[PDB]
Keywords: Ribosome, Methyltransferase, rRNA modification, 50S, TRANSFERASE. An RNA structure (23S rRNA, nucleotides 1377 to 2241) from Mycolicibacterium smegmatis, in which 864 nucleotides are resolved. Among the 33 different proteins in the entry, which are not shown, are 50S ribosomal protein L32, ribosomal protein bL37 and 50S ribosomal protein L11. It holds a match to the Rfam family "Bacterial large subunit ribosomal RNA". Entry title: M. tuberculosis ribosomal RNA methyltransferase TlyA bound to M. smegmatis 50S ribosomal subunit. Ions in the entry include magnesium and zinc. The reconstruction used 129,011 particles. Method: cryo-EM, resolution 3.05 A. The entry became public in 2022. NCBI's taxonomy places the organism under Bacteria, Bacillati, Mycobacteriales, Mycobacterium, Mycobacterium (subgen. Mycolicibacterium).
Context: one part of a larger RNA, bound to proteins that are not shown
RNA sequence: AUGAGUAGCGAUUAGGCAAGUGAGAACCUUGCCCGCCGAAAGACCAAGGGUUCCUGGGCCAGGCCAGUCCGCCCAGGGUGAGUCGGGACCUAAGGCGAGGCCGACAGGCGUAGUCGAUGGACAACGGGUUGAUAUUCCCGUACCCGUGUAUGUGCGUCCAUGAUGAAUCAGCGGUACUAACCAUCCAAAACCACCGUGACCGCACCUUUCGGGGUGUGGCGUUGGUGGGGCUGCAUGGGACCUUCGUUGGUAGUAGUCAAGCGAUGGGGUGACGCAGGAAGGUAGCCGUACCGGUCAGUGGUAAUACCGGGGUAAGCCUGUAGGGAGUCAGAUAGGUAAAUCCGUCUGGCAUAUAUCCUGAGAGGUGAUGCAUAGCCGAGUGAGGCGAAUUCGGUGAUCCUAUGCUGCCGAGAAAAGCCUCUAGCGAGGACAUACACGGCCCGUACCCCAAACCAACACAGGUGGUCAGGUAGAGAAUACUAAGGCGUACGAGUGAACUAUGGUUAAGGAACUCGGCAAAAUGCCCCCGUAACUUCGGGAGAAGGGGGACCCACAUGGCGUGUAAGCCUUUACGGCCCAAGCGUGAGUGGGUGGCACAAACCAGUGAGAAGCGACUGUUUACUAAAAACACAGGUCCGUGCGAAGUCGCAAGACGAUGUAUACGGACUGACGCCUGCCCGGUGCUGGAAGGUUAAGAGGACCCGUUAACUCCCUUUGGGGGUGAAGCGGAGAAUUUAAGCCCCAGUAAACGGCGGUGGUAACUAUAA
RNA sequence: CAUCCUAAGGUAGCGAAAUUCCUUGUCGGGUAAGUUCCGACCUGCACGAAUGGCGUAACGACUUCUCAACUGUCUCAACCAUAGACUCGGCGAAAUU
Repeated sequence: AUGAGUAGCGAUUAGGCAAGUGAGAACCUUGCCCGCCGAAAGACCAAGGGUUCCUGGGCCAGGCCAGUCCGCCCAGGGUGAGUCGGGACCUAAGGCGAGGCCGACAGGCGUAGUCGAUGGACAACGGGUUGAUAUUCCCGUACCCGUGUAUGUGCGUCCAUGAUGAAUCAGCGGUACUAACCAUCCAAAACCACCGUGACCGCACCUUUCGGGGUGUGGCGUUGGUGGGGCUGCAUGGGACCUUCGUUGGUAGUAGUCAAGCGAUGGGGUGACGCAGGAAGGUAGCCGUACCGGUCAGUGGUAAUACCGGGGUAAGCCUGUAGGGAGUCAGAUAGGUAAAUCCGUCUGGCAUAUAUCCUGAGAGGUGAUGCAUAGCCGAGUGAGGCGAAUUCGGUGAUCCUAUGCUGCCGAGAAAAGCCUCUAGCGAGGACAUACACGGCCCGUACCCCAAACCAACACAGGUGGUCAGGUAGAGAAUACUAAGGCGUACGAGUGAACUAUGGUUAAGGAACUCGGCAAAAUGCCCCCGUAACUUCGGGAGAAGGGGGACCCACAUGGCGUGUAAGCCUUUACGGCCCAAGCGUGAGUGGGUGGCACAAACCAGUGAGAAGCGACUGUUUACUAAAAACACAGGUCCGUGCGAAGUCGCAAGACGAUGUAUACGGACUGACGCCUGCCCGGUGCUGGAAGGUUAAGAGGACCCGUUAACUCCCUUUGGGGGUGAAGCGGAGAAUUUAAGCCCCAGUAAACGGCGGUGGUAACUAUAA
Repeated sequence: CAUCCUAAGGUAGCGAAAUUCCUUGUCGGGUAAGUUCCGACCUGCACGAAUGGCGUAACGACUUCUCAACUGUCUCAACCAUAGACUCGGCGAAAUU
C1' cells in the first nucleotide's frame, strides 16, 4: 500500500447559559444554575515515584478531537526540627561471622561477637504566616539532655567524736576431710540337694516280630536350670582415734573498720507481653437551649411570635476524684560467678487498718487581660481595621481509665532503659538559686485507591494505615444529604433492523429445556404456633397464622437522666431523694385517609426423598471446588535416645531444649454394630543342623630358564636325555562370612476365597 | 445327598448398586402418557468386611427425583428508555492480501 477515510476514540455522574480571553474556544478563566460522590470520588500518611510542587513563559511533539489549557516543553524558585520519622539507644526472626571444627581443593556450618524493626525505651503544644515549608519559621506558653559562672544551704576529707567486732597467754567441749570401725547393695573362689542330658550308650521298652522312628530314667558327661551356707571381696552411707571449730580469767573496743559522695560492664527486681467477655465511670462528637448578631428571600399568611448564623481555645503546671493494685517490723542465712544492708528462704511480734502508699480516666483551676470567631466597616486588585454572646441540658462512642477486671486453655518475645545491692573509685561532694550558653547527621516540595506507585497506555484491574458530620436505620448496610470534592479530556444528532442493559405486559402458568438455565417469587419487626427424626445439642427462622400508617386520649402517666428543694455524714472533687428541664418505648380505647401503612431503597422461597462425603475447612493462578485432599477417631510397624526418620562428603542440624501416655512412617477416616476364611506366592521378622558361595590364608603337582653331566655322531663342534639350587608362570587339596536354599511366625502386610454325578414341597428358594 | 481338587473354598451385612453388559430385567408407587426416580426381588457379566461392610442426626454454591408458590422459560410475542449500530465534524487503526 489493501481493508479504509472503515472499526474505535476506554464505564456504569451530565451538563447549560452569560461574560472574558484569544488569530482561533463544546473542552481554558469568571459568574449563575443543574447534576454525582459523600465509610468517598473527602482529609492525612507509609511503600513506591522523583521535581511531577510554585511563579513566569510556551503551544512543534504528547493529550485517543481542538486547545489560548495541561501531570507536556522551557527558565527561575521552593523542602528550615533538641521534641516529628530514623541514626548517634536496645534487641527478634535472620544475616555475616575473629579464632574454630568439618571438607581432595573449591567450600559447609558456627562460637565469641556484630548488624538486623515489623517491636521496647526516650523530651511540644495551640495559633499565625508564604505563590510555593511548617508540631521545623514566628507568637504565646512548655518539657528533655549536657555546659560554664556567681551566690545559698550544706554533709566533709584532717582534728576530734561515737559505734565499735576482736586476738594472743593459758584453763577447755565437741563439731573432725583423714586410719582401724559399723550397717547397706552386689558376688569374690566356692558345696549341697531336686530335676534334665547338647551327643554316646546301659536301659521300663513300644510299633507291619525287626520297616522308619520314638514317651521316659540313668552313667561317660554338663546348652546345665533352679532353691539353700557365713566368714568372705567391691562399692554406697554413718559416727569415731586424727584435726578443727566454738568458750573465757586477766592484758588488749590497744591497733584496725565503719559514719560525705559516685558507684559497676558483676548480683537482683522490674521491663515482660495470650485470647475472649462484659459491666461501670468518663470524655470526644452530635442534638437542643439561656444569651448574642442579623433576614425580610417582589407568592395567600407571616415583623418578631417566624427564619438564618454564633453559642470557641491545646500541651504544660496545680489538685488527686471514679476505678485498679499493695501487709509491716526484726532476727538468722551462700542459695544468687566474689560481696551484699539487695533478692530468695525460714522464723517470730502488730492491727486488717474508710489507715497509709502507688497508680489513675475525668471534673475543677491555670494556661488565657492572650489567641481565635458570627458579624461590621470605610473600601476595593482587596491589603487592612473593629468585633457580640459563650449558659444550661439531652444523647453518646469502635476512644480513655485499661499493660485493668473476670473467665479459658491452646498456656501466650528479647535486650537496653529504670531501680536496687555490694566490688570498687574516692577528698571533696549533694540539693538549690540566678545568669550565660551547646543541643549533631538524614528525610521533610508534590502524588499517594492514583492520568504522579505495580499494570507497555493519561489502562473499568491491584495497593498497607489513620479520621469517621446529619436524617431515617440494628448498622461502618442502604436512600438522601453537610463540609469537602468532582462533572475525568471526542462531540452534535437521530423514534431503522440487530446487539447489550433496564422496565411493563391480557389469558394461560414449566406446556420451555439436557435441566425451572435466567427471571419471577419469599424477604423486616412484634405476638401466636411449630413435624418426622435425633448423637437430646439440634432439626427450627421448621411449616403455618395475625398485626404494623396518621391524629387524639389514658398521660403534668411509666421509664432513664437530673437541677433546685430537702435529707444524711467520714464534711467533701461526699452519698440519698427529687419539683422542674430534657430524652424516651410499650400497650389500651376512640377516630381518620388511601388501591396499598415492613409504602421508596434495604431484605430467607418453602416442603418431601435418595447417593456420596460425617462436620468447619483445602484444591487444578488462567475451562474441573467435587464424591477428590484434610480432618478429629482407629490400628499396624519402627524408635531406649547427639533415638528412629530426614538435610549434608563430613562436621553439624531438625526431630526436641521432646524421652515410649513421646516421636517418625503406613493405611483407614466423626459416630453406632461389627470386621469371617486363607501364611501356599511375595515381603517383613526370627532361627540354624546341613547344602552353596568372595576376597584372604594355603602352596601338593606341573611348566619355563640352566650349574652339572652323560652319551654318541661327526671332531675344534652340537644335539639327545636327565637335570640341583635360584628366579619366574599357572596354580589343586584344605580353611573361611553374610546372603540364598532351609525351617518358623506374621494379612488393620502386598495378596487370595472351587466343582461334579444323578434330586423332592404344587417348578422352585443349592444346605 | 456321594465324591474330585486346593493355601482356603465367601462369614456377617448389602445387592440391577457412583458397581448389571445383557436391559428400557420383574412387581408395585408416582404421570393423561415413567429408559430417570422411590420400595423391593436376586440370574452379584464383574459387591463384600480398615484399598473397611452396613446404617446414621447435623452439615453441603455436591449429584439426582418430586410438590407448592412464582413467573415472557414457553404458547407468542408487543411496547418503552439508555449504550452502540445509523448521519454530520475531528482524529484515526487491524488481522488479511